[PDB]
This is an experimental structure of RNA (25S RNA, nucleotides 2474 to 3477) from Toxoplasma gondii, with 917 nucleotides shown. The 2017 paper behind the entry is "Cryo-EM structures of the 80S ribosomes from human parasites Trichomonas vaginalis and Toxoplasma gondii". The depositors describe the entry as "Large subunit of Toxoplasma gondii ribosome". Method: electron microscopy, resolution 3.17 angstroms. The entry became public in 2017. The entry has 41 different proteins, among them Ribosomal protein uL6, Ribosomal protein eL32 and Ribosomal protein uL24. It holds a match to the Rfam family "Eukaryotic large subunit ribosomal RNA". On this family, see Yusupov et al., Science 2001: "Crystal structure of the ribosome at 5.5 A resolution".
Context: one part of a larger RNA, bound to proteins that are not shown
RNA sequence: ACAGCCAAGGGAACGGGCUUGGCAGAAUCAGCGGGGAAAGAAGACCCUGUUGAGCUUGACUCUAGUCCGACUUUGUGAAA
RNA sequence: UUUACUUAUUCCGUUAAGUUGAGACUCAUGCUCUGCAUGUGUUUUGGUUUUAAGGUGGC
RNA sequence: CCGCUGAUCUACGCGGAAGACACAGUCAGGUUGGGAGUUUGGCUGGGGCGGCACAUCUGUGAAACAAUAGCGCAGGUGUCCUAAGGCAAGCUCAAUGAGAACAGAAAUCUCAUGUUGACCAAAAGGGGAAAAGCUUGCUUGAUUUUGAUUUUCAGUACGAAUACAAACUGUGAAAGCAUGGCCUAUCGAUCCUUUAGGUCUGAGAAACUUUCAGCUAGAGGUGUCAGAAAAGUUACCACAGGGAUAACUGGCUUGUGGCAGCCAAGCGUUCAUAGCGACGUUGCUUUUUGAUCCUUCGAUGUCGGCUCUUCCUAUCAUUGAGACGCAGAAGUCUCAAAGUGUCGGAUUGUUCACCCGCCAAUAGGGAACGUGAGCUGGGUUUAGACCGUCGUGAGACAGGUUAGUUUUACCCUACUGAUGACUUGAUACUGCGACAGUAAUCCAACUUAGUACGAGAGGAACAGUUGGGUCGGAUACUUGGUAAAUGCGGCUAGCUGAAAAGCUAGUGCCGCGACGCUACCAUCCGUUGGAUUAUGACUGAACGCCUCUAAGUCAGAAUCCAUGCUGGAUAUGCAGUGUUAUUCACCGCCUCCUUUGUUUCAUGCAAUGAUACAGGCCUCUGGCCUGCUUCUCAUCAAAGCCCU
RNA sequence: GGGCGAGAAUCUCAAUUUCUAACAUUGGAGGUGAUACAUCCAUUGCAGACGACUUUGUUGCAACCGGGUAUUGUAAGUAUGAGAGUAGGCUUGUCUACGAUCUACUAAGAUUUUUCCUGCGUUGUUCGAUGUGG
Numbered sequence: 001a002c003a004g005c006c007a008a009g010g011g012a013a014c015g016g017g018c019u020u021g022g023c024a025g026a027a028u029c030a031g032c033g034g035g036g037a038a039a040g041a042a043g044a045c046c047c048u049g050u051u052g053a054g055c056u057u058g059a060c061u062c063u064a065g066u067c068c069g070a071c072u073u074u075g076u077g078a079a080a
Numbered sequence: 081u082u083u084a085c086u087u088a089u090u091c092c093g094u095u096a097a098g099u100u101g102a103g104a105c106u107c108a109u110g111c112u113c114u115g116c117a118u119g120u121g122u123u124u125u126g127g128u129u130u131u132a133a134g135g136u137g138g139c
Numbered sequence: 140c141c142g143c144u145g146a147u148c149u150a151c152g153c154g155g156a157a158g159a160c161a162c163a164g165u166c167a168g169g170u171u172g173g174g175a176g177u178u179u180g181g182c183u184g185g186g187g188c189g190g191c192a193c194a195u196c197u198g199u200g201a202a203a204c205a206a207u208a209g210c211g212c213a214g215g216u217g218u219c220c221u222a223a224g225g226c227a228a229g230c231u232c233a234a235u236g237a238g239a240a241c242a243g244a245a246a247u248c249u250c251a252u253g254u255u256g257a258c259c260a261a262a263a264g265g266g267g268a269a270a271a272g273c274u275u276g277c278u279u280g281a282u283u284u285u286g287a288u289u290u291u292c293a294g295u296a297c298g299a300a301u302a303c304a305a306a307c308u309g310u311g312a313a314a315g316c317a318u319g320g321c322c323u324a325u326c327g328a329u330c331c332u333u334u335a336g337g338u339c340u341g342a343g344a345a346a347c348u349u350u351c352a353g354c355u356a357g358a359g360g361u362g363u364c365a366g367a368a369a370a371g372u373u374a375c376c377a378c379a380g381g382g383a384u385a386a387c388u389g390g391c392u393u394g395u396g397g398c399a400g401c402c403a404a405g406c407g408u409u410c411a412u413a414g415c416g417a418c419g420u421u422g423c424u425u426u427u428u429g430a431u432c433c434u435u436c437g438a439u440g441u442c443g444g445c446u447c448u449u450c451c452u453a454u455c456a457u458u459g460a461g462a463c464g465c466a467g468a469a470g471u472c473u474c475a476a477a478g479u480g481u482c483g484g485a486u487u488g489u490u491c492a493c494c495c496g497c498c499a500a501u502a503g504g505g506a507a508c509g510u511g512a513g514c515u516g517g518g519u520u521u522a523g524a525c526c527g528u529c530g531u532g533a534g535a536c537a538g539g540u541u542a543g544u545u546u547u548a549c550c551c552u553a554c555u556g557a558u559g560a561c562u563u564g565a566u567a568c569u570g571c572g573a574c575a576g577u578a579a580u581c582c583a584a585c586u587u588a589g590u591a592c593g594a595g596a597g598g599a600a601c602a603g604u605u606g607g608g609u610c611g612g613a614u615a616c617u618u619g620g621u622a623a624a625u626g627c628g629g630c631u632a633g634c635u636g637a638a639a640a641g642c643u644a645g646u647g648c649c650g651c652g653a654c655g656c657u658a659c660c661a662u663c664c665g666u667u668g669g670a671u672u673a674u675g676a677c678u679g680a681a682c683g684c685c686u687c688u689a690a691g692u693c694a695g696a697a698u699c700c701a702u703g704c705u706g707g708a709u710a711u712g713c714a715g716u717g718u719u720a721u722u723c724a725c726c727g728c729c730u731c732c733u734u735u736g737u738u739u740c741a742u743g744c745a746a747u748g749a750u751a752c753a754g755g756c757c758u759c760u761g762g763c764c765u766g767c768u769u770c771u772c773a774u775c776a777a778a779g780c781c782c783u
Numbered sequence: 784g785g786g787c788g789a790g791a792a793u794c795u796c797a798a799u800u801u802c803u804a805a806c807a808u809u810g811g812a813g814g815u816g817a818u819a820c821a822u823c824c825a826u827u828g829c830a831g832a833c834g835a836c837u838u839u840g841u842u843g844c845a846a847c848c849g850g851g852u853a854u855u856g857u858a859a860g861u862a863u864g865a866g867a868g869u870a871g872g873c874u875u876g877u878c879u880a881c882g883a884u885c886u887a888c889u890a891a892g893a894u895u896u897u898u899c900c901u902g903c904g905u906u907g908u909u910c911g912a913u914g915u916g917g
Stems, first nucleotide, its partner, number of pairs: 002016001005022005027558005034552003038547002046381004051377002053373004059177005065170003069166004075085005090156004099150001101148002134144004180193001181191002189210001194216001196214004217364001218260001219320002224278007232256001234252005258267002261325001263323003282306003287301004295365001308317003331359005337354001339353004389433001390431001392429001394428001396424006405415002442517001443515003447509001448506005455480003458475006482496003486492001523541004527536003564719008574706004579609007592597001610665005618658004626651005631644005667701004674694004726816001729813003735807001738804001746769001754764002819915005824840002828836001843908005849901003853894003860888003864885001868881004
Other pairs, nucleotide, nucleotide, family: 001017cWW004036cWS010015tWH013389cSS013390cSS014388tHS026559tHS029832tWS032553cWW033034cHS033548tWS033552cWS036512cWH037435tWS046185tSS047384cWS050367tWW056532cSS057059cWH060172tHH064171tHS073162cWS086158tWS086159tWH088158tHS089157cWW089161tHS100149cWW105120cWH105121cWW106119cWW106120cWW107119cWS110115tWS124125cWS132146tHH133145tHS138140cWS171173cHS177369tWS178370cWH179371cWH184210tSS190192tHS195215cWS196262tWS197263tSS200209tHS201208tHH202207tWW214262cSS215324tWS217362tWS219223tWS222279tWW222281tHH231270tWH232257cSS233253tHS239247cWW243244cHS243246cWH255268tWH257270tWW266271tWS267270cSS270272tHS280307cWH280317cSS283318cWH286302cWW291296tHS305318tWW311313tHS311314tHS327361tHS327366tSS328361tWH329360tWH361366cWS371533tSS381436tHS385436tWH388434cWH391430cWW393395tHS395427cWW403417tHS404416tHS406411cHS407413tHS410464tWW411416cWS424453tWS432433cHS440511tWH440545tWS441519cWW446510cWW454456cHS454476tWW455477tWH456499cSS459673tSS466592cSS466596cWW467591cWS467597tSS476697tWS480500tSS481502cWH485493cWW497501tWW498500tHS510513cHS516545tHS522543tHS530532tHS530533tHS548550cHS557833tWS557834tHS562711tWS572707tSS572710tHS573707tHS573709tWS578610tWS587601tHS588600tHH589598tWS590599tWH591598tHS593595tHS615657tHH615658tHH622652tWS658660tSS666702cWW671696tWH672695tHS673695tHS678688tWH678690tWS679689tHS680686tWH682684cHS688690cWH706709tWS725817cWW732810cWW737805cWW743771cWW746767tWH751754cSS756762cWW757762cWW779789cWW780788cWW782785cWW782786cWW805806cWS826838cWW827837cWW828830tHS830835tWS831834tWS848902cWW852895cWW856891tHS857889tSS858891tHS865884cWW866883tWS867882tWS873876cWW874875cWS874876cWS882883cSS895899cHS916917cHS
C1' cells in the first nucleotide's frame, strides 16, 4: 500500500493476509480506549563520517595591539 | 658621551590686548633738591566706571 | 571749524611650555587565545579506559606437500661484537667414579668413563665432536664493479639471503674456505640537505675564474614502520547516515540465581532413611544476573505507584486424605487440590527492605520486566543554580541538591450497550431451550465439655443452636444524604412616592423542606442431584498360602458435570393457538390440466424384528449360520391406443 | 389392475434413450370457503441519548376544578387590645401624634404533579395518513 475475528506453528526469533485448526449471516446508532509494534518528527541518547559550529588552552600556524633598537624627519653651537 | 641655541616638529591658552629691552607719573622703606634704585600704588562698604574731560595747535 | 597730546619710545616674535628629543614613516627583535585559520590516527565481541594483535622473529594452534583466522596460547626484536669477523692448526666438553699435604658438600692436580646430556652474544627451534665447541698463530672478504635468482608477492618495491661472473687480498703445505656473525629477527621511498668520485657535463654572445646546477654511490627519517606537519571541550549544540553498532522488550544460551531428584559417611539416647544429609552426581526453570547482537535508530513513549482483568502452580490459608521421634493440644513431612481468599499503617520516588498491628492466612509468579491517545511525574535523563572531588581551563562525575510543557480517536477492529431487513404468506399471543456465562466463600461464640486423652499442666471433634466478615443480587417502610417542586418562612444591599406585592445580586444568603434518586450511613435475599480424585476397603487369582488388581465391584472431596440463575438477533433453530382485508375484490384450501423457471445432482437411483459373538435364530422331536455375494422386481410390441 | 392386435423398417453403420421426482409460478375447468390487522399520529412514564419498550384513544385519556394527604409555621387587613418610652394641648385626667415588637380574629395563609391519591364535577379529544396475502 491493500485491508480489517481469533489459537498455535514456523518465519527477519511478538502475523490482518502464510500453513493447521476454531469458525463465518444484511444494514445501522451511542459509547469506549485492548489492538492496529495507531498518528505527530529522515532519533535530539549511542556509534560512524577524513561533515560542521560554540567555547578553552601549556595544541599547530599566524595576527591587530603593544614594548624595544636602527634609518629618514634633523638644523645650528660647545667641551672631554 | 654630556649640555647651549631656535627656525623644523609637538602641546596648552586668548574675543591672538598690552611681550622684549629702555623711560617717567605718584606717594612710600628712605640716602639728598634731579641719585642707583630696593620700591610700590584700585584693599574699607553686595555703589558707579561706555558715546573722554582738561591742556594745546589749525578757521 | 578740524587735529595731536592726555593714552611714552622700541622691534611687527599673539603669550607661554617642551625641542632636534617626542610624534610619524619603513625595517629589525621580543611579547600578544585580545583575535583569526586549522587539527585533535587506527584496530576494537558498541565506544571509552587498557593493550598493540599497526613493521617483525620462534614454537604451537594447523587437520603428515604448500596455504590458513581471532584482543588464541607460550615467549622475543629496535640490539651486541676488530672479535664473539675470516682461515689453519692443536685439543675436547657438561657430568660421574676412584684418588692427592693444608682442603671440607665447592678450589687445584691425576687417571678411568663420558653421542653431546655442555658451549656456539641474546627469545624459541633446527644444526654441530680430529667441530660449527675451547686455546693459540697470522690477518681484515665487515673490500671493489654492477647484474641474475629465492623469500613476501600484483609474481611490484624495500629489507634479508642464496648461487655465479669480472677484479684485488687474506689464510693454509695444499685441496679449498672467506662478499660479516653456524641458520632462522635486528629495519626505511619521492623532495630536501650532506659528503665521496671525474685531466667529467652545463649556466645557451665568447673566453678566464669563484658560486651554482647536473650525472653515479653512501649517510641524515618517517616505529601509524609503501613514509600528513597537529591538543581539549560541548548538558547550548548542529548535519549526513547507521539496527554493519550500545542503552528497553522479544529470541538462542543458563555460567550466576531459583527449584526438584539419585547414592549413603554421619546427625537423630538406641536406629543411615519420622525428619535430616556431608564427600559426590543427574535434571528442570526463565520470576535474578550475565553472555550474545538476530529484529527495531525516515523513533515500538525508558522506573515506581494508582486503577482493572485474566492466567500459572513450584499451595501461605480453606477441603478430603496418608506418615511421624502423632497421648491430647500444637506441629513437621507428603498426595489429590488453583473452587474461594491473601489485609490496615510509619519511613523511602522506590522495586526490594524493615518495623507497628490485625487475620483463617497475610504464598510466589506471568500477561511487550501487563497497564502514559488510562492518570500521576516523586525518580531517572535537556536547558537555570548550589556544594564536594577531578581538571591550568572550557568543562566532567554509574557523587549529592533544588527549580523545570506529559499532544490527537471523529477511522478499522475488539469490548459494552442500542435498533433492524429477510427464510413453505401476513399479523398476534403463549412457549421450547441447542449453545454461551455462572456464585457464593471464610471465621467466631454457645452447648458438645473442663468430657475424651494425660503422672500433671493443659485440652479437642462431629451432629445441634446463634451470629459475624468478605463477595454478589435486589429495594427505599424507617434513619441518614441531596434541593433551582426556587415548596414555605427568615435576613442583608439596591430599586419601584409609601404601605402591600415583589424583582436584581448568574442558586444573594440562613432554617426546615415532600416526591424522586440514593448509603454496611438503611433494609431484605444468596439452590440440591449424579460421576469420580487422593485415599481406605470388599471379593479374588497369577504364586496349595498371602494380596485393594490382574478380571470383577464399594465408599469418597472447598473438585468436575448437571440442577438453579442470566442471555438466547448466542441455533440466519423448532412447536402450539387466535384472527386472516365490506361482498366484482382481492384472497385462500382441495382435485383436473396447461405456461414458464429452480434443483449438487431419475433411469428399479428398492428391501422396516430385536440381540449375541467362548454363541444366536426360528417355520422349533427337526432345520439354519460360514454375508444385500442374497430375496423380490424385470416377458409376450411402440415412453402409443382401446376393455376393472 | 390384468388382458386383447399390429407388417414396427429408408431414425439408410453411433449422436442424451429430450417425457422422473417436488418446489415455486402464468392462465383455465369444477367442488367447497373467508369478509382482517399492523405502522405513523396523539397520549402515557412502570421506559427512555435517538430508535425501542409499557399504557390509553369515548364506562377511557387529557386540561381545569373540588376534596384527601403532605410541607412550612400562624397570611393580608382590622383591632380606642399590649407596647421600652417620647412630643403636643386643655385641666389632672383623659384626649391627640409618633413607636421595634407582642396578643386575638388565625394550626392560619400559601403550596400540593409536573413521575401522589381521589371523584354522580366542567370542557375537550377535530381531521386523518401509510402499508401488509397463504